[PDB]
RNA sequence: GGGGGUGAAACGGUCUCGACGGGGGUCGCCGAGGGCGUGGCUGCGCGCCGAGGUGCGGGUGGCCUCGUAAAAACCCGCA
RNA sequence: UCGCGGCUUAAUGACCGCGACCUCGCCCGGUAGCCCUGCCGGGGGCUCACCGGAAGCGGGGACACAAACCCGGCUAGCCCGGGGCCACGCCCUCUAACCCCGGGCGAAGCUUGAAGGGGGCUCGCUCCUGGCCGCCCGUCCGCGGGCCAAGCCAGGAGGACACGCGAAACGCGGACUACGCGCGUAGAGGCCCGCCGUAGGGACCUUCGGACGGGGGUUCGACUCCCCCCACCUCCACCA
Numbered sequence: 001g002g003g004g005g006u007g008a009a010a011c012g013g014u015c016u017c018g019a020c021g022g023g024g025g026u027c028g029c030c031g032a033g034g035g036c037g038u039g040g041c042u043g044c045g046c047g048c049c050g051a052g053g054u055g056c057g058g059g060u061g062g063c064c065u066c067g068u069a070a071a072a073a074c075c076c077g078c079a
Numbered sequence: 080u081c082g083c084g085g086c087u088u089a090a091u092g093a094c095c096g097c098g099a100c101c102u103c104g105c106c107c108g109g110u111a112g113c114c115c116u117g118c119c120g121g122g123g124g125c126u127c128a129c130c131g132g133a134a135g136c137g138g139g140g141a142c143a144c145a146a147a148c149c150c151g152g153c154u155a156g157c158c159c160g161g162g163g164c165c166a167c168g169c170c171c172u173c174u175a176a177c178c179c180c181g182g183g184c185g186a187a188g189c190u191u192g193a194a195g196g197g198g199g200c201u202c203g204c205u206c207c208u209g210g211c212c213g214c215c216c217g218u219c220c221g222c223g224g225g226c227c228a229a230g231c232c233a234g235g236a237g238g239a240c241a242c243g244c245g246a247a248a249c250g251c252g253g254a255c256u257a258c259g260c261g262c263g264u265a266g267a268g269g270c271c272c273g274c275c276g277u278a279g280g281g282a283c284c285u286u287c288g289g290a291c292g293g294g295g296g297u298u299c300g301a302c303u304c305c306c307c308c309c310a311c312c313u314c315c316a317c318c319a
Base pairs, nucleotide, nucleotide: 001315002314003313004312006310007309020288021287022286023285024284025283026282027281029280034275035274045262050066051065052064057076059075060073080099081098082097083096084095085094100140101139103137106132107131108130109129113124117153118152119151120150121149122148156184158182159181160180161179162178169199170198204237217255220252221251222250292308293307294306295305296304
């Protein structure tokens, strides 16, 4: 410097000896992660514009009341 | 049974001396159960099992059986001469055993219930007969009207159930303005359930890590079958 040889074992033909997570896909109903839903079914639908309430009230915007117009505080400091 | 001294002790003892005592009666009082002529209420029996007040206590340590016959209705126990109750709304007398209107059991004893039939109908007696103002499966005046809680006559076979069944219901009209205002208004506002393909809840199926530095050829996806290049071993290395 070249020839030989391995650094996962049938001179191919398969699977992670089966499983774990990571990727993707299948199956179903479970009806729901999301939702177009969907018709037998079964209404009179009550939010403005609004002010107020418990033992001496900042809180609590509708946590409740109620319509030619007005009723209760469920808790917190609590001498 | 508990304090205080000691016996006795290791705490503690079992045991002594007093004390806080106790219960049982000898000390007292009440309650309450029977033994009964079956059912209770009125006289004796005294038993304190139960409990309050107790002079000493006789004692021990925390406890406990017992006497035993009477009175009154048969009103709440119970049988015959006659009637009646009766769940049927009508069925009292349609029956009726049976208790009661009076006594026999007060001393010769123990036991279970008050129902039912032919049916007659008046009408609504349970069935069921057209169809009445109905209702309307959003309020509704409704509506071609199916259809009966139903005041339903007419119609019925029947015994308290006998001939035949009905138990549920439609889409049309502007209008229902409706608290000042915002309007609906014929089949509608909301129960949710055809479940679906955008997306997901578990088992299944594949790819990677998992044997590597990669290129081809090839096929259930290439190395593990070859053909090569990258590391690490070997066989030659060159005459007279």

The PDB entry is titled "Structure of tmRNA SmpB bound in A site of T. thermophilus 70S ribosome". Solved structure of RNA (transfer-messenger RNA (tmRNA)) from Thermus thermophilus (strain HB8 / ATCC 27634 / DSM 579), 319 nucleotides shown. NCBI's taxonomy places the organism under Bacteria, Thermotogati, Thermales, Thermus, Thermus thermophilus. Rae et al. published it in Science in 2019: "How a circularized tmRNA moves through the ribosome". It holds a match to the Rfam family "transfer-messenger RNA". The literature on the family includes a 1997 paper in RNA by Felden et al., "Probing the structure of the Escherichia coli 10Sa RNA (tmRNA)". It is annotated as a non-coding RNA gene. Rfam links the family to the GO term RNA catabolic process. From the family's description: Bacterial tmRNA, also known as 10Sa RNA or SsrA, is named for its dual tRNA and mRNA-like properties. Its role is to liberate the mRNA from a stalled ribosome. To accomplish this part of the tmRNA is used as a reading frame that ends in a translation stop signal. The broken mRNA is replaced in the ribosome by the tmRNA and translation of the tmRNA leads to addition of a proteolysis tag to the incomplete protein enabling recognition by a protease. Among the 53 different proteins in the entry, which are not shown, are 50S ribosomal protein L32, 30S ribosomal protein S2 and 50S ribosomal protein L20. It was solved by electron microscopy to 3.7 angstroms.